[PDB]
């Protein structure tokens, strides 16, 4: 790097 | 606060 749960930003609600 | 997402991060 494919996916993914998480983290910050943003977004959304 | 959590549905989305970027990016970061593991995992393999």
């Nucleotide at each position: 790097a494919a996916c993914u749960g998480c983290c910050a930003g943003g977004c959304a609600u | 606060u959590u549905g989305c997402c970027u990016g970061g991060c593991g995992g393999c």
The PDB entry is titled "NMR ANALYSIS OF HELIX I FROM THE 5S RNA OF ESCHERICHIA COLI". Solved structure of RNA from Escherichia coli, 25 nucleotides shown. It was solved by solution-state NMR. The work is reported in "NMR analysis of helix I from the 5S RNA of Escherichia coli" (White et al., Biochemistry, 1992). The source organism's lineage runs through Bacteria, Pseudomonadati, Gammaproteobacteria, Enterobacteriaceae and Escherichia. The entry is an ensemble of 6 models.